[PDB]
Context: bound to proteins that are not shown
């Protein structure tokens, strides 16, 4: 500096 | 409670 993964949060629209 | 979009943060791993 780049790549992959997981988790959490908020906003907007809709139902 | 569900769907989509957007943005953010954290935690792993590799080059």
């Nucleotide at each position: 500096u780049c790549c992959a993964u997981g988790c959490g949060c908020a906003u907007g629209a809709c139902g």